[PDB]
Context: bound to proteins that are not shown
RNA sequence: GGGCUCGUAGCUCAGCGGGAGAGCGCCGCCUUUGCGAGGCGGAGGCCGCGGGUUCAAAUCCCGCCGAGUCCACCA
Numbered sequence: 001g002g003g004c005u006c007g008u009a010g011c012u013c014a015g016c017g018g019g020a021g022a023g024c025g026c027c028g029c030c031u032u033u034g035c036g037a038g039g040c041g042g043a044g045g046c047c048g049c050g051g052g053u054u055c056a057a058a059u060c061c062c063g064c065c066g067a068g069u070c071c072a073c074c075a
Base pairs, nucleotide, nucleotide: 001071002070003069004068005067006066007065010024011023012022013021018055026042027041028040029039030038031037032036048064049063050062051061052060
Other pairs, nucleotide, nucleotide, family: 008014tWH008020tWS009010cHS009022tHH015047tWW017054tWS021045tWH025043cWW032035cWH034036cSS053057tWH054056tHS
């Protein structure tokens, strides 16, 4: 210098146009002696910001911000 990838719960992510969801973590209760967890719940989110599209955007498009990654001009 040139491509590409990703921003969603505390963490790791899936969702990819019409209900915000899973595992682990957290809180409570139940069962259990197999102290390890298991069963039933609960809390936890401006889906990074700006716009455009559409009846409808977490989801599609463009720009920004951020975090990634490879390649690139060498007898």
About this RNA:
Solved structure of RNA with a sequence from Archaeoglobus fulgidus, 75 nucleotides shown. The work is reported in "The selective tRNA aminoacylation mechanism based on a single G.U pair" (Naganuma et al., Nature, 2014). It comes from the structure "Crystal structure of Archaeoglobus fulgidus alanyl-tRNA synthetase in complex with wild-type tRNA(Ala) having G3.U70". Ions in the entry include magnesium. Protein in the same entry: Alanine--tRNA ligase. Released in 2014, the model rests on X-ray crystallography data to a resolution of 3.3 angstroms. It holds a match to the Rfam family "tRNA". About the family: Transfer RNA (tRNA) molecules are approximately 80 nucleotides in length. Their secondary structure includes four short double-helical elements and three loops (D, anti-codon, and T loops). Further hydrogen bonds mediate the characteristic L-shaped molecular structure. tRNAs have two regions of fundamental functional importance: the anti-codon, which is responsible for specific mRNA codon recognition, and the 3' end, to which the tRNAs corresponding amino acid is attached (by aminoacyl-tRNA synthetases). tRNAs cope with the degeneracy of the genetic code in two manners: having more than one tRNA (with a specific anti-codon) for a particular amino acid; and 'wobble' base-pairing, i.e. permitting non-standard base-pairing at the 3rd anti-codon position. The family is grouped with related families in Rfam's "tRNA clan". For this family Rfam cites "The tertiary structure of tRNA and the development of the genetic code" (Hou, Trends Biochem Sci, 1993). The organism belongs to Archaeoglobus fulgidus, within Archaea.